Shown are 22 nucleotides from a PDB entry: RNA. The entry is an ensemble of 20 models. Lebars et al. published it in EMBO J. in 2001: "Solution structure of conserved AGNN tetraloops: insights into Rnt1p RNA processing".
RNA sequence: GGCGUGUUCAGAAGAACGCGCC
Numbered sequence: 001g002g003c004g005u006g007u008u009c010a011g012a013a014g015a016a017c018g019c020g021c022c
Stems, first nucleotide, its partner, number of pairs: 001022009
C1' cells in the first nucleotide's frame, strides 16, 4: 500500500482503527 475480516463514525455509499492474508 492492496485484499479479506472484526470493531469503531455511519447502515449504503464510504471513512477510520485493529487483526489476519499477499
The depositors describe the entry as "Solution Structure of Conserved AGNN Tetraloops: Insights into Rnt1p RNA processing". Keywords: RNA Tetraloop, RNA. The structure was determined by solution-state NMR and released in 2001.